[PDB]
The PDB entry is titled "CRYO-EM STRUCTURE OF TRYPANOSOMA BRUCEI PROCYCLIC FORM 80S RIBOSOME : PARENTAL STRAIN". SrRNA-4 from Trypanosoma brucei brucei: 119 nucleotides with solved positions. Among the 76 different proteins in the entry, which are not shown, are 60S ribosomal protein L27a, RNA-binding protein and 40S ribosomal protein S6.
Context: bound to proteins that are not shown
C1' cells in the first nucleotide's frame, strides 16, 4: 500500500467458499401500511347508557 | 353544551 | 302485589381484541387536512503483507 480473521446483512450456503456493509435509517424499539382472523376483557337495560 | 334516537331471554327462587 | 336476585344464548360500547418478518412483507426522496419518529455507535480490535 493492500487482502484477509473477530464484529454486522442475505440473492449464497454441509463444512469451506459467495454476495454485500465498514458509523451506514446500519442495528434496536415505536408508529402507520399492507394482510390474517371475526367481534376481546369489563360494564349496562327506556337512561343519568349507545347514536345523530 | 342542548336538542332527536335505540334498548332482549326459555324458565326458576325470596321476601306482604 | 310490585320489587329484590339466579339463568345458556342474544344486544351494545366493537369490521373489537391479537398477529404481521423472522431463513430475514413495504414506508425516512412522487404527491397527499399525516405518514414516518426516536435510542444506540465516541480513534473499531488482530494477523500477514522482507514490501
Nucleotide at each position: 500500500u493492500g487482502u484477509c480473521c473477530c464484529u454486522c446483512u442475505c440473492c449464497a450456503a454441509a463444512c469451506g467458499a459467495g454476495a454485500g456493509u465498514a458509523c451506514a435509517u446500519g442495528c434496536a424499539u415505536g408508529g402507520g401500511c399492507u394482510g390474517g382472523c371475526a367481534u376481546g376483557a369489563g360494564c349496562g337495560g327506556c337512561a343519568c347508557g349507545c347514536u345523530c | 353544551g342542548g336538542g332527536g334516537c335505540u334498548c332482549g331471554a326459555g324458565g326458576g327462587g325470596c321476601a306482604c | 302485589c310490585g320489587u329484590c336476585c339466579c339463568g345458556a344464548g342474544g344486544c351494545g360500547c366493537u369490521g373489537a381484541a391479537c398477529c404481521u418478518u423472522g431463513a430475514u412483507g413495504c414506508u425516512u426522496g412522487g404527491a397527499a387536512u399525516u405518514u414516518c419518529a426516536u435510542g444506540c455507535u465516541c480513534a473499531g480490535g488482530g494477523a500477514c503483507u522482507u514490501u